[PDB]
Context: one part of a larger RNA, bound to proteins that are not shown
């Protein structure tokens, strides 16, 4: 220390392929395009359609024509590339006689050719002919040629096109031995029940006609055996005796009953008492072979190793949504300088903004309450409602001065964080040349010639990687935080920004656990640590220091695996007010008077049925009374005061631990055990342990810079000195290793034993390999340089064969 391959955002999955092995098994070949690498020839180039000649498909030789390139531009009749040492103007490698010349290449401003649009000479078939000059227009064009041929990789398109895979369509045959219907000729099916016509004979009755016993054998009639079919038992069995059978119960059984041969009808046809039924175990359109390897935006698969780079699920268009184009990200060749060169930063100067906070005794809006003025605004009323007479009033209205909340689609004001430009030589100053533009005006505008200014090229830090081109892969379902957010009652729910992360990625923690804390990775030793820990499991303290907690449901570490409103005289510590050594709170003791039986109630009320007030004298001290109680008195009180005692007390609030509130389903989890001045909870302090992290050392590879010749020289593709750096799916490019077969060489190995196959015997290589011993075999095979390919298996319900 979970099973591998695929798809996925996500796999050891309760997703899907895989019992085992040995041998086969998938980006290939024309033709046409492009870029890049190597070669010849160069303003050309290419024999190889053909002809000559040969040691005969090979090699060797020849040249008339054509193709590409040497010239463009217009639809087209047509026309067709110098004003200048093939121009100016800034950079620009090298190289200089040190004054300078200036390649490639880039940035400007001009000149030529041809198309469009203007002008419109000399002339003259008088209607033609098109000089010269000009224009915010145009080309794949000029402006001291690059191409042609062939060789090797990458990418495109048409073909079977990387392998395997559809429902389907079309052309041409063969089927009625099963089973529909029809036709010709033939064969078969107990014994009962019932009882139509016709016919006899015998009885009433006036006729017309009636009743009774007989005979007779009709019926798409009935019980029922054999054949023929099949209703239920949802019976046996269901890898069966059976790819439709067995058993018991059933349906019909003399007529639309049941059967053999011979003939007939043929696939968009045929037959059908009508179930789209049946046409040989096939039918909502049979079988065979053939177009044919039919298509597939969709499912499966797709073969040695090591080294260095290394994504994306995002814009725009699309009958586009499970697919492409197109621009981003990456890989590989370069090449310009080794260009003072640039930047996901910070200062320092200078602009833009309407979000967070605010604001309404400011605008628009929304909103509570009182006050003062007012009467002609309304409503009710009162002096004679007279009346506006505002007479005496009243509510509402409206004005003035306050007053108590607010705005995503309000607002005078107004941040944090982010954002534009600038910080010098391509500057800055002085003098003056050109124009067809401007200006009354050489007035101005651009664009420069001379001269001046590091006595310092004018902010900080790094530059552990500067600029330009060319070709092409992969991808174009994503999800998850933190901190602003929108829609929902809310979701492991749906949807946006900034930035980080998983996927694509291991390692130490979080007991486990894609995304959380630490760190990101070549083989290896030695020290240190981080996030975590240090009673045992477990590598390190039963370590120090002050305290809170007692639970019959204790509690024990971020994301994270849950609890609230309300309550306790449990402990704990705090807030405010009040009482007390002039004796407080508790307990036990004693006292509790007069007017007063207050004014009033009355058979009756003396504080206590009931209505209605609250004095002194006495003291420290008792009421014209709190309850008990009498009809009403008393009595006990009680309020209140004192004996005794010797320091505190009373009430109301504030938050820390514990408890109440607290009910689910197999037996169970602070990870276990187990743990009470903890091994539980808060703060504060020493040692102490270990990671792929950091620092010393070795060695492997990659990248980078420098050294090696009058060569006593070198697998110069070598050797030597010196620093950095190593993580990866999809992708990309290098280098190496194996098989078949072809041209060279090794003047190679071998019946005295090639090749092949067995082999817990050994070397050598980071691997894929390679090389040697030992046995068993019986006839061909290696090693090195180059050429070629039907060239490397575990998977495909992969094919064939064995087990």
């Nucleotide at each position: 220390a979970c099973c591998c391959g695929u798809c996925u955002u996500g796999a050891a999955a309760c997703a899907c392929g895989g019992a085992c092995c040995a041998a086969g098994g998938a980006g290939u070949c024309a033709a046409g395009g492009u870029u890049u690498u190597g070669c010849g020839c160069g303003a050309g180039u290419g024999u190889u359609u053909g002809g000559g000649u040969g040691u005969a498909a090979a090699a060797c030789c020849c040249g008339c024509a054509c193709g590409c390139g040497u010239a463009a531009u217009g639809a087209a009749a047509g026309u067709g590339a110098a004003c200048g040492u093939a121009g100016g103007u800034g950079a620009g490698a090298g190289c200089u006689u040190c004054g300078g010349c200036g390649c490639a290449u880039c940035a400007u401003c001009g000149a030529c050719c041809g198309a469009u649009c203007c002008u419109g000479a000399u002339g003259u078939a008088u209607u033609c002919g098109g000089a010269u000059g000009g224009a915010u227009u145009u080309g794949a064009g000029u402006a001291g040629g690059a191409g042609c041929g062939u060789u090797a990789a990458g990418c495109c398109u048409u073909g079977g096109a990387c392998c395997c895979g559809a429902a389907a369509g079309a052309u041409g045959g063969u089927g009625a031995a099963c089973u529909a219907u029809g036709c010709u000729u033939g064969g078969a099916u107990a014994g009962g029940g019932u009882g139509a016509a016709g016919c006899c004979a015998g009885a009433g009755g006036a006729a017309a006609c009636u009743c009774u016993g007989g005979u007779g054998g009709a019926g798409g009639c009935u019980c029922g055996c054999a054949g023929c079919g099949g209703u239920u038992c949802u019976g046996a069995c269901g890898u069966g005796c059976a790819a439709a059978u067995c058993g018991a119960u059933c349906g019909u059984c003399a007529a639309a009953u049941c059967u053999g041969a011979g003939c007939a009808u043929g696939g968009g046809g045929g037959c059908g008492a009508a179930a789209g039924a049946c046409u040989a175990a096939u039918c909502g359109a049979a079988c065979c072979a053939u177009c044919u390897a039919g298509u597939a935006g969709c499912u499966g698969g797709u073969u040695a190793c090591c080294g260095c780079c290394g994504a994306a699920g995002u814009u725009u268009c699309c009958c586009u949504c499970a697919g492409g184009a197109u621009a981003g990200c990456a890989g590989u060749g370069u090449c310009g300088a080794c260009c003072u060169u640039c930047a996901g930063u910070u200062u320092u100067a200078u602009g833009a903004g309407g979000u967070a906070a605010a604001g309404c005794g400011a605008a628009u809006g929304a909103u509570u309450a009182g006050g003062g003025a007012c009467u002609c605004g309304g409503g009710g009323g009162c002096g004679a409602u007279u009346u506006u007479u505002a007479g005496c009033c009243u509510u509402c209205a409206u004005c003035c001065a306050u007053u108590c909340u607010c705005a995503a689609a309000c607002u005078u004001u107004a941040a944090a964080u982010a954002u534009g430009u600038a910080a010098g030589a391509a500057g800055c100053c002085c003098u003056u040349g050109u124009u067809a533009c401007u200006u009354a005006a050489c007035u101005g505008a651009a664009c420069g010639u001379g001269g001046g200014c590091a006595u310092u090229c004018g902010a900080a830090u790094g530059u552990a990687u500067c600029g330009a081109c060319a070709c092409u892969a992969g991808u174009g379902g994503g999800c998850c935080a933190u901190u602003u957010u929108u829609g929902g009652u809310a979701a492991g729910c749906a949807g946006a920004a900034c930035u980080g992360g998983c996927g694509a990625u291991g390692c130490g923690g979080g007991a486990u656990g894609a995304a959380c804390c630490g760190a990101a990775c070549g083989c290896g030793g030695g020290g240190u640590u981080a996030a975590g820990g240090u009673g045992c499991c477990g590598g390190a303290g039963u370590g120090g220091a002050c305290g809170c907690u007692c639970a019959u449901c204790a509690g024990a570490c971020a994301c994270c695996a849950c609890a609230a409103a309300a309550g306790g005289c449990g402990u704990u510590a705090g807030u405010a007010c009040a009482u007390c050594u002039u004796g407080a709170c508790a307990g036990c003791a004693g006292g509790a008077c007069g007017g007063u039986g207050g004014c009033c109630a009355u058979g009756g009320a003396a504080g206590u049925c009931g209505g209605a007030a609250u004095c002194c004298g006495c003291u420290a001290a008792g009421g014209a009374c709190u309850g008990u109680g009498u009809a009403a008195c008393a009595a006990c009180u009680c309020a209140c005061c004192u004996g005794c005692c010797g320091a505190a007390u009373g009430u109301a609030c504030u938050a820390g631990c514990c408890c109440u509130g607290a009910a689910a389903a197999u037996g169970g989890a602070u990870g276990g055990c187990g743990c009470u001045c903890a091994a539980g909870c808060g703060u504060c302090c020493c040692a102490c342990c270990c990671a792929u992290a950091c620092c010393c050392c070795g060695c492997c590879c990659u990248c980078a810079g420098g050294g090696u010749a009058g060569a006593a020289a070198c697998g110069a593709u070598g050797c030597c000195c010196u620093g950095a750096g190593g993580a990866g799916u999809a992708g990309g490019c290098g280098g190496c290793c194996g098989u078949g077969g072809a041209g060279g060489u090794c003047a190679g190995u071998g019946a005295c034993g090639a090749a092949g196959c067995c082999u817990a015997g050994g070397g050598c290589g980071u691997g894929a390999g390679c090389c040697c011993g030992g046995g068993u075999c019986g006839a061909a095979c290696g090693g090195c340089c180059u050429c070629u390919a039907g060239u490397g298996c575990a998977g495909a319900u992969c094919u064939u064969g064995g087990u």
Primary citation: Wild et al., Nucleic Acids Res. (2025), "Pseudouridine increases ribosome stability in a thermophilic eukaryote". Shown are 803 nucleotides from a PDB entry: RNA (26S rRNA, nucleotides 623 to 1425) from Thermochaetoides thermophila DSM 1495. It comes from the structure "High resolution structure of the thermophilic 60S ribosomal subunit of Chaetomium thermophilum". The structure was determined by electron microscopy at 2.38 angstroms resolution and released in 2025. Rfam match: Eukaryotic large subunit ribosomal RNA. Its family is annotated with structural constituent of ribosome and ribosome in the Gene Ontology. The family is grouped with related families in Rfam's "LSU clan". Rfam 15.1 lists 107,465 matches to the family in 2,616 species. Ions in the entry include magnesium, potassium and zinc.